[PDB]
RNA sequence: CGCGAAUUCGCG
RNA sequence: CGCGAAUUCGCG
Repeated sequence: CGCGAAUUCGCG
Repeated sequence: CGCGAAUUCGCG
C1' cells in the first nucleotide's frame, strides 16, 4: 500500500 | 456505507 474486520475523528 | 487520518487484527 491492496482486500476484509473493529474503533476514535473529520467530511459526505 | 464512501472518502481522508489514526491504532489494532487477519490475508496479500